Solved structure of RNA with a sequence from Human immunodeficiency virus 1, 33 nucleotides shown. Keywords: RNA, virus, capped RNA, viral, nucleotides, Leader RNA, HIV genome, genome, RNA genome, start site exposed cap, free cap. Primary citation: Brown et al., Science (2020), "Structural basis for transcriptional start site control of HIV-1 RNA fate". Released in 2020, the model rests on solution NMR data. It comes from the structure "Cap3G-TAR-F1 is an RNA hairpin. The 1H-1H NOESY data was collected at 308 K in 10 mM KH2PO4 pH 7.4".
RNA sequence: GGGUCUCUCUUGUCGAGAGGCAAGGAACCCACU
Numbered sequence: 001g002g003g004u005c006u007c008u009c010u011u012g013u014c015g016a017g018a019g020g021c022a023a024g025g026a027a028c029c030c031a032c033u
Base pairs, nucleotide, nucleotide: 001030002029003028004027006026007025009024010023011022012021013020014019
């Protein structure tokens, strides 16, 4: 710098709330060696 899936916390956002969505966080693979 690029790829991938999951998970938790934080921030933003939508929803009466549960809950949903976006970003940040951690982990794994490649590049940087």